[PDB]
Method: X-ray crystallography, resolution 3.17 angstrom. The entry became public in 2024. The RNA with a sequence from Saguaro cactus virus has 90 modelled nucleotides. Entry title: Crystal structure of SCV PTE G18A mutant RNA in complex with Fab BL3-6. Primary citation: Ojha et al., Proc.Natl.Acad.Sci.USA (2024), "Structure of saguaro cactus virus 3' translational enhancer mimics 5' cap for eIF4E binding".
C1' cells in the first nucleotide's frame, strides 16, 4: 500500500403502512373521571384501529415480560461513522 481485526472518534442519524415504537428530566401540551370543582389549579387514568418495532429486560432460544403525546429543550442509549491509531496477514 492493499485486506482485515482491535481501540480513541469530529460529527450525522434515529427514517411513519411498500414501515418510525431506545431512556431520563424540565417545560409545553391533547382527552376523559375524580378532588365540596361547568372555567382555572390538583391527582389519576388515557392518546382511534389493525399493524410495524424491541433501541429495553428474561429465556430452556420454543417464546415470554414491559412499552406510543409523532409537542419542544437538554443530558444520555443504540446505530453509523470522516479522522486518529493499531495489529494480524498479503
Nucleotide at each position: 500500500g492493499g485486506u482485515u481485526g482491535c481501540u480513541c472518534g469530529a460529527c450525522u442519524g434515529u427514517g411513519a403502512g411498500a414501515g418510525g415504537a431506545c431512556c431520563u428530566a424540565c417545560c409545553c401540551a391533547c382527552u376523559g373521571u375524580g378532588g365540596a370543582a361547568a372555567c382555572a389549579c390538583c391527582a389519576c387514568a388515557g392518546g382511534a384501529a389493525c399493524u410495524u418495532c424491541c433501541a429495553a429486560c428474561c429465556u430452556u432460544c420454543g417464546g415470554g415480560u414491559g412499552g406510543c403525546g409523532a409537542g419542544g429543550u437538554a443530558g444520555g442509549g443504540c446505530a453509523g461513522a470522516a479522522g486518529a491509531g493499531u495489529g494480524a496477514c498479503c